Description: Shown are 17 nucleotides from a PDB entry: RNA. Released in 2010, the model rests on solution NMR data. It comes from the structure "Solution structure of the Human Mitochondrial tRNAMet".
RNA sequence: UCGGGCCCAUACCCCGA
Numbered sequence: 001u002c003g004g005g006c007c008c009a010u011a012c013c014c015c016g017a
Stems, first nucleotide, its partner, number of pairs: 001017005
Other pairs, nucleotide, nucleotide, family: 007009tHS
C1' cells in the first nucleotide's frame, strides 16, 4: 500500500491480507 472501522481527505493508526 488493500478492505473494514476512524474518516475534511481512501492519508496516519489497528487486524488480516